[PDB]
Context: one part of a larger RNA, bound to proteins that are not shown
C1' cells in the first nucleotide's frame, strides 16, 4: 500500500403511498350513405411555420 | 348560408326499356 | 343516330338464400361427433322472415303467425358404443283480416300513358283508379333561448 | 333561505 | 362566502296522434288455381323408425256424383275431420357503427395496443406485423469521502 468490518455524510435508480379532462361492464333512445357523384386517398392553403388539427384557388376557422 | 382543386362506381361508359 | 327513365360502390352487429371443412371425442379407427358450426359467395329492411287449416285430437273437444314458462335430457335415433334430441294438452305477452283468376248493366271502352292541345298513342288475344287538406281546440317527442331564493 | 343539503370551482 | 348549477317555471321552431266545423264524393260485380298432385330407379336432409321434408330423369291424373289426412308395412272396410297447387298484412321478437344515463369494476408491468403529435415511430419486395414515454415523494441492487479497528 492492497484485502475485511462499523458509523456518518454525498452519488445511481425509479419501487412505495397519495392524486387522474383515460378505459371496462350493464340499460335506454336513435338505426339518418351513393350519377343532384358516396366511402377512401394525393397534392395544396398561415403575415412571420416544423408535427398535429381544420379547411378548397370564395382555402388554419 | 355558400363554395367544394385531382384520382376513386369514376361515366363521352356498360346490361336492359321508352319515344323520334 | 340522337334524347329521357332505371341498376352498379360502402358495411365487419342482427335477418333471408347458396356452398361447406378439418383439429378434437370415441382412451386405437374406417360409420359416428364436433356440425344443418367456422372460412366463401349473392340480396333487403330499421326490423327481417312467417302468417288466416288439402290442421290437433278421440274429448261433455279445441281453433291465422310470433314471443316467454313447462312438458324434458322425455318418446326415440346410433359399430344400440361415445353420444344426441322433438311436439300436442296446460299458464302467459300481443291481437285484424282480406284481394286477383267468370259472362261486372253490350240501350254503345264507361278505362289507361303523354302533350298548353282527342295532341300523340296504348286496348275487343279484355282496360275499368271515389275526394275535399281549409280552420280551431287538445296531447306527446326532438333542438334550440330565457328567468331561479341564502 | 329550502318545490333548492346531487356535485363541481376559489380563500382558509 | 360567494358563482355555475340541482329545483321548479316559459318561449321559439320541426314532426306525430286525437276531436270538431265547412268545403269535395256513394249504380250494376254468381270468377276458386295442370306438366301441377301421385307411382318407378336414384342421391342429400330429419327423432320420424320401410318418406319426416327436398331434388334429377323416366311416366303423369279427377274436378265436390271429387279429392287428401288420421306416430310399424302392404291390401280392403268402419267412423270422424278437412279442401291443396295464385297475390297484400300491424302488435307482441332480435342487434352493431352513433349518441347519452348509472356502477361492491381498474388506478399507469393495471385499465382497451394507445391518460392519445397512437393504429404512430420503426421492419418487410408482398400478403402484413406493431412498441415506449403522467404529476410530487425518491426503497433495495451497485458505488465515493471521511473517522475508528484486527491480522
Nucleotide at each position: 500500500u492492497a484485502c475485511c468490518c462499523a458509523c456518518a455524510c454525498a452519488u445511481g435508480g425509479g419501487a412505495u403511498c397519495a392524486a387522474u379532462a383515460g378505459g371496462a361492464u350493464a340499460c335506454c333512445a336513435u338505426a339518418a350513405c351513393g350519377a343532384u357523384g358516396a366511402a377512401g386517398g394525393u397534392c395544396g392553403u398561415a403575415a412571420u411555420a416544423g408535427a398535429a388539427u381544420a379547411c378548397g384557388a370564395a382555402a388554419g376557422u | 348560408a355558400u363554395u367544394u382543386a385531382c384520382c376513386u362506381a369514376a361515366u363521352u361508359a356498360a346490361u336492359a326499356u321508352a319515344u323520334u | 343516330a340522337a334524347u329521357g327513365u332505371a341498376u352498379u360502390g360502402a358495411u365487419a352487429a342482427c335477418c333471408c338464400u347458396u356452398u361447406g371443412a378439418a383439429c378434437u371425442u370415441a382412451a386405437g379407427c374406417a360409420u359416428a361427433u364436433c356440425a344443418u358450426u367456422a372460412a366463401a359467395a349473392g340480396g333487403a329492411g330499421g326490423a327481417a322472415a312467417a302468417g288466416a287449416a288439402a290442421c290437433u285430437a278421440a274429448c261433455u273437444a279445441g281453433g291465422a303467425u310470433u314471443u316467454c314458462u313447462u312438458u324434458a335430457g322425455u318418446a326415440g335415433c346410433a359399430g344400440c358404443g361415445a353420444g344426441u334430441g322433438a311436439a300436442c294438452a296446460a299458464g302467459a305477452a300481443a291481437u285484424a283480416a282480406c284481394c286477383c283468376u267468370c259472362c261486372a248493366u253490350u240501350g254503345u271502352a264507361a278505362u289507361c300513358c303523354u302533350u298548353a292541345a282527342u295532341u300523340g298513342g296504348a286496348g275487343u288475344u279484355g282496360u275499368a283508379a271515389a275526394u275535399g287538406g281549409u280552420u280551431u281546440a287538445u296531447u306527446c317527442u326532438a333542438u334550440u333561448a330565457a328567468u331561479u331564493a341564502u | 333561505u329550502a318545490u333548492a343539503g346531487a356535485g363541481a370551482a376559489u380563500a382558509u | 362566502a360567494u358563482u355555475c348549477g340541482u329545483u321548479a317555471u316559459u318561449a321559439a321552431u320541426a314532426g306525430a296522434a286525437u276531436a270538431g266545423a265547412a268545403u269535395a264524393a256513394u249504380g250494376u260485380a254468381c270468377u276458386u288455381g295442370a306438366g301441377u298432385a301421385g307411382a318407378g330407379c336414384u342421391g342429400c336432409u330429419u327423432g320420424g323408425u320401410a318418406g319426416u321434408g327436398c331434388a334429377g330423369u323416366u311416366u303423369g291424373a279427377a274436378u265436390a256424383a271429387a279429392g287428401g289426412u288420421a306416430g310399424a308395412a302392404u291390401g280392403a272396410a268402419a267412423u270422424a275431420u278437412c279442401u291443396a297447387a295464385g297475390g297484400u298484412u300491424a302488435a307482441a321478437u332480435a342487434u352493431a357503427a352513433u349518441g347519452g344515463u348509472a356502477u361492491a369494476c381498474c388506478g399507469a408491468u393495471a385499465g382497451a395496443a394507445a391518460a392519445u403529435a397512437a393504429g404512430u415511430a420503426c421492419u418487410g419486395c408482398g400478403a402484413a406485423g406493431g412498441a415506449a414515454c403522467u404529476u410530487g415523494u425518491g426503497a433495495a441492487a451497485a458505488u465515493g469521502u471521511g473517522u475508528g479497528g484486527a491480522g
Shown are 394 nucleotides from a PDB entry: RNA (23S rRNA, nucleotides 4 to 411) from Vairimorpha necatrix. It holds a match to the Rfam family "Eukaryotic large subunit ribosomal RNA". Gene Ontology terms of the family: structural constituent of ribosome and ribosome. The entry also models magnesium and zinc ions. The depositors describe the entry as "Evolutionary compaction and adaptation visualized by the structure of the dormant microsporidian ribosome".